[PDB]
Context: one part of a larger RNA, bound to proteins that are not shown
RNA sequence: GGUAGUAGCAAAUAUUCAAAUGAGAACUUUGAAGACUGAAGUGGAGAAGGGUUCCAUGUGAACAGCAAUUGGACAUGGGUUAGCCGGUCCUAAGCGACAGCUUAACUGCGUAUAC
RNA sequence: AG
RNA sequence: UACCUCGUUUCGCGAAAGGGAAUCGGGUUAAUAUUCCCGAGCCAGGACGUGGAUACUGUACGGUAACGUAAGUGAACUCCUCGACGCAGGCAGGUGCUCCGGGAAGCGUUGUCUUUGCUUUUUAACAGCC
RNA sequence: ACCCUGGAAUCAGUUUAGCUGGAGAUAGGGUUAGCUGGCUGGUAGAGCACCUUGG
RNA sequence: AAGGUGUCCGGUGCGCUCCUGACUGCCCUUGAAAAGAGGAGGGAAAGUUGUUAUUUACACCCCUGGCCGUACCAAUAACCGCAUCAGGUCUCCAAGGUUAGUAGCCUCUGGUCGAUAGAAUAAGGUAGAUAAGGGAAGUCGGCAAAAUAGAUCCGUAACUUCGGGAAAAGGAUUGGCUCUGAGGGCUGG
RNA sequence: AACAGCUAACUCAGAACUGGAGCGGACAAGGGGAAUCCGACUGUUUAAUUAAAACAAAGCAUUGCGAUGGCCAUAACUGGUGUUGACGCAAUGUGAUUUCUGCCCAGUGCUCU
RNA sequence: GUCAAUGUGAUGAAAUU
RNA sequence: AAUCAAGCGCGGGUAAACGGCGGGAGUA
RNA sequence: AUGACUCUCUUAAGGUAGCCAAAUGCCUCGUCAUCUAAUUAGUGACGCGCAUGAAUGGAUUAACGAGAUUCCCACUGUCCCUAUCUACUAUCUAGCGAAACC
Numbered sequence: 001g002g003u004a005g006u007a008g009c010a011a012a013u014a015u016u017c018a019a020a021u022g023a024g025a026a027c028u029u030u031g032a033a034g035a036c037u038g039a040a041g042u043g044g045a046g047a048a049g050g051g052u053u054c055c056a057u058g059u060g061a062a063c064a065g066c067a068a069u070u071g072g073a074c075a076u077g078g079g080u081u082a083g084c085c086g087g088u089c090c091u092a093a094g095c096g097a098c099a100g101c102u103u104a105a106c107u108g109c110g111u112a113u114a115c
Numbered sequence: 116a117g
Numbered sequence: 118u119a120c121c122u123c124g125u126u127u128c129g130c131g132a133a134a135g136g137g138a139a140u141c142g143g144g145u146u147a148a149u150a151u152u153c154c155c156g157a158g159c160c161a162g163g164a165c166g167u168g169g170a171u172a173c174u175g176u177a178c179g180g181u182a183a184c185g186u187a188a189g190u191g192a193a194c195u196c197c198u199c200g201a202c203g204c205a206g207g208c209a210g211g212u213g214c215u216c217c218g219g220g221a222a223g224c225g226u227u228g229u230c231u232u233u234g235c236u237u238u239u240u241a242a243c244a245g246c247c
Numbered sequence: 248a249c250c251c252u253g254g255a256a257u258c259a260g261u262u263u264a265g266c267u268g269g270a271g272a273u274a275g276g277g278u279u280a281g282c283u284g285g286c287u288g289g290u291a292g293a294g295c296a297c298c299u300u301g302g
Numbered sequence: 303a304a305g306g307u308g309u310c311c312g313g314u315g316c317g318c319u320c321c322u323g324a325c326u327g328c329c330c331u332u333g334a335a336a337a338g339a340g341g342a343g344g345g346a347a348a349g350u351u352g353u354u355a356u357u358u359a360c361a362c363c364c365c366u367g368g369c370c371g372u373a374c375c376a377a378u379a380a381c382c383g384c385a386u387c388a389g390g391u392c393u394c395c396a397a398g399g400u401u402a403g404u405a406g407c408c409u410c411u412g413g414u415c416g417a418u419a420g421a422a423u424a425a426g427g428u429a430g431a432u433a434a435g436g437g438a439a440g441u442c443g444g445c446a447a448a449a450u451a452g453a454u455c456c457g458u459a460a461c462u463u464c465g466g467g468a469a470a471a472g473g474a475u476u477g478g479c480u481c482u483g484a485g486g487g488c489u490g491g
Numbered sequence: 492a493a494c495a496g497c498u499a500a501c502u503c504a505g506a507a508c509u510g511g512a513g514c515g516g517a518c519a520a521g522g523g524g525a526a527u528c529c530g531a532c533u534g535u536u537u538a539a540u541u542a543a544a545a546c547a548a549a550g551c552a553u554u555g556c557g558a559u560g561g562c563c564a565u566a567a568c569u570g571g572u573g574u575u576g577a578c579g580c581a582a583u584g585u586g587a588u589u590u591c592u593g594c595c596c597a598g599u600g601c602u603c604u
Numbered sequence: 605g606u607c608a609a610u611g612u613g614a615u616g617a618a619a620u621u
Numbered sequence: 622a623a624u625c626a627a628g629c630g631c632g633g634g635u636a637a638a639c640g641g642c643g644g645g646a647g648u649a
Numbered sequence: 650a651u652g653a654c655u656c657u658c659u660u661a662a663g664g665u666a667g668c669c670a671a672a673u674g675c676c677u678c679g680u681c682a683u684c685u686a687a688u689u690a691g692u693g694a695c696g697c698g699c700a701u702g703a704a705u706g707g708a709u710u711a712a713c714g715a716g717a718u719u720c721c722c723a724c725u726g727u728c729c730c731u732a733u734c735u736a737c738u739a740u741c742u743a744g745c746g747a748a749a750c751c
Base pairs, nucleotide, nucleotide: 001751002750008745009744015033016032017031018030019029020028034415035414036413037412043395044394045393046392049375050374054078055077056076057075058074063071064070083159084158085371086370087369089136090135094130095129096128100109101108117120140157141156142155143154144153160367161366162365163364166362167361168360169357170356171355177186178185179184190347194343195342196341197340198339199338203328204327205326206325208323209322210321211320213318214317215315216313217312218311219310220238221237222236223235224234225233239293243288244287245286246285247284248278249277250276251275252274258268259267260266294309295308296307297306298305299304329333381390382389397409398408399407400406418743419742420741421740426738427737428736429735430734431733432732433731435729436728439727444724452476453475454474455473456472461466463587477509478508480506481505482504483503484502486498487497488496489495491494510514522722523721524720525719526718527717528716529714530713534546535545550585551584552583553582554581555580556579561572562571563570564569589708590707591706593642594641595640598639599638600635601634602633603632605629606628612622614621643658644657645656647654667701679695680694681693682692683691
Other pairs, nucleotide, nucleotide, family: 003749tWS004748tHH005006cHS005746tWS006747tWH007746tHS010737cSS011378tWW014034tSS021025tWH022024tHS022069cWS026418tWS027066tWW038409tHS039396tSS039410tWH041411tWW048376tHS048377tWW052079tWS052080tWW053373cWH055147cSS059073cWH062073cWS064386cWS066418tWS072379tHS078148tSS079080cWH082372tWH083139tWS086133cSS090336cSS091132tWH091335cSS093131tHS097127cWW099110tHS102107cWW102567cSS103105tHS103106tHS107566cWS111112cSS116121cWW132135tHS134392tWS135334cWS136336tWS136337tWS138160cSS140151tWS141241cSS145150tWH146148tHS157242tWS164363cWW165363cWW169188tWS172349tSS172354cWW173352cWW180182tHS180183tHS181251cWS182250cSS183277tWS187360cSS191344tWS191345tSS191346tHS192345tHS193344tHS200337tHS201336tHH202335tWH207324cWW212319cWW226231cWS240290tWS240291tWH241289tHS242289tHS253273tHS254271tWS254272tHS255268tWS255269tWS255271tHS261265tWS262264tHS264325tWS283321tWS329331tSS331333cSS374380tWS375380cHS377391tWH383387tWS401403tHS401405tHS406518cSS425739tHS433726tHH434730tWW437725tHS437727tHS438444tHS438445cWH438725tWH440727cSS441443tHS448724cSS450521tHS451515tWS457471tHS458470tHS459468tHH460467tHS462465tWS463465cHS463710cHS466711tSS477516cWS479507cWW485501cWW510513cSS513516cHS532548tHS536543tWH537542tWH549586tHS551637tWS557576tSS558575tWW560573cWW561580tSS565567tHS585704cSS585706cHS587710tHS588709cWW592704cWH595661cSS596638tWH611623cWW611624cWS615620cWW616619tHS636639cHS641662tSS643659cWS646655cWW648652tWS649651tWH652653cHS652654tWS659663tWS660662tHS664665cHS664702tWS665703tWH666702tHS666707tWS667707tSS668671cWS670677cWH674676tWS684690tWW685687tHS688690cHS703706cSS726730cWS
């Protein structure tokens, strides 16, 4: 290459209407409705692991199995302030070395010493 | 430690 | 420097859930907060000063006692306490939550009824007294 | 829990449950422990819920 | 952005949460250590009425507090499963109604609508319902699905290691509305 | 002699009335009974085809050993059981309870002088 | 009864035996 | 050539050690 | 008919108590009852048992079991005997778009 614009993209109840933005809106934002989660939550905080993914502004591709004006993507900046929060200090199970003792050494044992 |  | 008198343990690692000095409220930024700011405290180490206690032939007093108060020396060595500890069961008391009613604010509903339904009414660690 | 007075059988006190008592009960009067209890300080100046003038 | 008022007074409980307290029981299970802080016994020292000396937590006052971590995710998209994978991964807090209940069902605070859409409604699928009469005749086999189910009152066999079997088996009742009865606490003797 | 005032719980018992005889109205929530085989029971297991009748278990029985020792590790030095001492440690087999475990020491082991 | 190394005794110049 | 350790022989014990546990006719 | 009993060859000892066509019996769908209208199933007996049997433990056994079997009552779309209804699919469109195999 044929297979082929085919298999397929069907779990987790669900979206709709308007206006704004834009080259472009089923999919971005704001409102109005309607639902779900149903406090051993899809909520609010830590650990392990991750490592800048955090925050803002901007955007030509590619990526986000449709789309995309959106983004944990791309680019340029910015951000982590401790006497009292932790580490730091203590010792647990255990583990490294001293004295020596083994072995060709590699290793293995190690509360013995004039500390 | 004095 | 010198002179004594004591002398049994060997150094270290090993817990960001065990042990352990002391901190809480409100505010703040596009992104940090018990860490920034405002306020109120506490702890470890080390200390001047003024004014009080106590003793000066030798460390305060009171109460029958349990123990007490603004203070109230204590080397070597030794003993003790705290640190320091299981599980299950019900019971009592407390924090926070949830709940019912009155009062004061605002809000919602209103063709009909409803002195009505909903939200707010909070007080930190620290310090003195019961 | 602990001290003083005092001296318990006709046993008494007591918990939901059992336990306690001449190795000193009940009772009366004290002392002490305590929490995340009460009151004041902290502390209303803060936080929260509303109302009116700016512009 | 300037200035105002108000922030008050009481209850209730086998309630839910965590904590304390004293008890009771259980074990052929009896439930760490050390740093550090303090007490006591002991009486070593000092101090002769004043620059003394004990108080450095008696009260007040004064000074200093180094080093490193600190953003964010913590999972149906920041971790691991080659991935924005229906999988896995330790901890804390935990509202209302119904109810025995942290069961199931609905809701408030907080969170989300992220999972390619539109049109038709064939066979065949996937999951979900229901079937007259008969009631396991189906099948290797009652496999699958039905039926039973809560609470109260009555009742309960063989057998037994006397503890059990036992919710054995077998029955009756339950809604709404209006009433009646029983069950506490605090004051003056 | 027990009276007089103020007052707070959700919990049982019973009666009347009423309804298309319904009512734990949704949710939630055992099918039951009579016998046989195996394992007593709770517990455990082949992570991704086997949860059982397999493993374990308490009870029962046997074995070795008094420390210069029994069993076991180590190249060596030396360790574990042992912070132990026969109501103990080590090595086996059977498998709760009840009820019983008969005969054989020639074989093959083991052991005693 | 079987019965290793070592050690002991004899043979031969000695190993061997 | 003698001497010649343990073991193996020789002689006991032991099955809750491994294990094992018979045929043939006749007869009321 | 059957062999309490006698004889005989042989082993270390010759299977005792019990239990059985067993989760263990080849012949075997063994034989006789029971459950059935009908049972190679299940249960209860019967034993010359191919090849049961005593801590390789034998015989029991209440309670317990996501254990292995059989029967009964209840209940059913398992069945006679199929039928209808619901959602997501399959199907059609827009965008996207693989692989085994050859």